This is an experimental structure of RNA with a sequence from Firmicutes bacterium AM43-11BH, together with DNA, with 203 nucleotides shown.
Protein in the same entry: Transposase.
The PDB entry is titled "Cryo-EM structure of the ISFba1 TnpB-reRNA-dsDNA complex".
The 2024 paper behind the entry is "Discovery and structural mechanism of DNA endonucleases guided by RAGATH-18-derived RNAs".
It holds a match to the Rfam family "RAGATH-18 RNA".
The sample was in a buffer at pH 7.2.
Context: bound to proteins that are not shown
DNA sequence: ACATGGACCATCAGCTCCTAATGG
DNA sequence: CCATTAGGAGCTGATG
């Protein structure tokens, strides 16, 4: 305890719950053991 | 933010043929 | 089939920010319900086998009647 | 407090909706050349 | 022009009967 | 032996 990710049979829920949670605001789920330089946005 | 670009694609929109 | 008119992309390559060698992409894995104990498995995240709890456990709850106590 | 029936006009966290299956076409999006 | 792999579009349609085999 | 639950045949007659 944000943006998102897993469960409640689909939608939404700023005042719905249980849990992980960041390259943190038109916001790249999170560890691992190898691997070594690239990946994102331009809808304001 | 620019180029590709008035291009590719669509016209029950108009002329000839 | 060509001329005229009206509406019109995107991929790709530049450019410009942001984040990375306190480790990107690619490979193979690992879990998303609360506590306590103790051993075993895997290099590791973490798994099973005990116990209480929560909870929709091929059901679970609500009502409604009868009966015991 | 514990038991045994019967109950969807009773319900599965509020507050709203679910008609599906076959077969073909037609489009889109991501890379490489 | 290859392959990834999905989503909408248009028109037609939605299973009975008779046997033969499982399980205490 | 027995309520349950499973398999074989069914129409159409036609430019893959």
């Nucleotide at each position: 305890g944000u943006a998102c990710c897993g469960a409640a049979g689909g939608c939404u829920a700023u005042u719905u719950u249980c849990g992980g949670g960041a390259a943190u605001u038109u916001a790249c789920g999170a560890c691992u053991a190898u691997g070594g330089a690239g990946u994102g946005u331009a809808c304001a | 933010u620019g180029u590709g670009a008035g291009u590719a694609g669509a016209u029950a929109u108009g002329a000839u043929u | 089939g060509u001329c005229a008119a009206u509406c019109c992309a995107a991929a790709g390559c530049a450019u410009a920010c942001a984040c990375g060698a306190u480790g990107a992409a690619a490979u193979a894995g690992u879990a998303a319900g609360u506590a306590a104990u103790g051993u075993u498995c895997g290099u590791g995240a973490g798994a099973a086998c005990u116990u209480a709890c929560a909870u929709u456990a091929u059901c679970u709850c609500g009502a409604u009647g009868u009966g015991a106590g | 407090u514990c038991a045994c029936a019967u109950u969807u006009u009773g319900a599965g966290u509020g507050g709203c909706a679910g008609c599906u299956g076959a077969u073909g076409g037609u489009c889109c999006a991501u890379g490489u050349c």